[PDB]
Method: electron microscopy, resolution 2.4 A. The entry became public in 2022. The RNA (tRNA) from Saccharomyces cerevisiae W303 has 76 modelled nucleotides. The organism belongs to Saccharomyces cerevisiae, within Eukaryota. The entry has 78 different proteins, among them 60S ribosomal protein L33-A, 60S ribosomal protein L20-A and 40S ribosomal protein S13. Rfam match: tRNA. The family's RNA type in Rfam is transfer RNA. From the family's description: Transfer RNA (tRNA) molecules are approximately 80 nucleotides in length. Their secondary structure includes four short double-helical elements and three loops (D, anti-codon, and T loops). Further hydrogen bonds mediate the characteristic L-shaped molecular structure. tRNAs have two regions of fundamental functional importance: the anti-codon, which is responsible for specific mRNA codon recognition, and the 3' end, to which the tRNAs corresponding amino acid is attached (by aminoacyl-tRNA synthetases). tRNAs cope with the degeneracy of the genetic code in two manners: having more than one tRNA (with a specific anti-codon) for a particular amino acid; and 'wobble' base-pairing, i.e. permitting non-standard base-pairing at the 3rd anti-codon position.
RNA sequence: GGGCGUGUGGCGUAGUCGGUAGCGCGCUCCCUUAGCAUGGGAGAGGUCUCCGGUUCGAUUCCGGACUCGUCCGCCA
Numbered sequence: 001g002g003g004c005g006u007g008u009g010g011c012g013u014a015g016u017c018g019g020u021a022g023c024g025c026g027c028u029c030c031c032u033u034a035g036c037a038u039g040g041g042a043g044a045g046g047u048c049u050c051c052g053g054u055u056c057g058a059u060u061c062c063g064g065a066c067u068c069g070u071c072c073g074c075c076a
Stems, first nucleotide, its partner, number of pairs: 001072002004069002007066001010025004018056001027043005049065005
Other pairs, nucleotide, nucleotide, family: 003070cWW008014tWH009010cHS009011cHS009023tHH010045cHS013046tWS015048tWW017055tWS017057tWS019048tHS020021cHS026044cWW033035tHS054058tWH055057tHS
C1' cells in the first nucleotide's frame, strides 16, 4: 500500500430500511412459600464508534475518519 471483516446498556451480545433495538448477567421492587433459598415478573439501563449522503423512512445501504483483526505486497 491493496483486498477482506469488527465496533450496540455497568459488562457479554442478538439484530429484516418500518426500533432508542430483543436478550443474558448487574441493580431495585413486587410475586410465589408458614418462612429462607431457588424460581416468576416488572421498572429503570444504549444519542447503535463518529460525520455526511441515499431512501417515503436507515443500527442496517453507500462514501469519509478512528480503533482492532486476517492474508498478500515491499529499491527513495